[PDB]
Molecule: THF-II riboswitch (folE RNA)
Organism: Mesorhizobium loti
RNA sequence: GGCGUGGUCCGUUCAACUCGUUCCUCGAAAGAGGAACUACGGGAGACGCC
Numbered sequence: 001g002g003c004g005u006g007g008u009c010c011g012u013u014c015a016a017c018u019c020g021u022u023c024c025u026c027g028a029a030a031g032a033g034g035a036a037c038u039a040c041g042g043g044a045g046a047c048g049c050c
Stems, first nucleotide, its partner, number of pairs: 001050005008043005020037007
Other pairs, nucleotide, nucleotide, family: 006045cWH007044cWW012015cHS015040cWS016039tWS027029tHS027030tHS
């Protein structure tokens, strides 16, 4: 240097992912806000392997 794995922090908004998928609040609708799941992009550190 690379791969795997556990946990940890940061980003997604306006990159990919069918608006990523689903759901919830507000609204006459358009729209706005939020959550879960999944997903991707990284920082630090541990174990294993190359």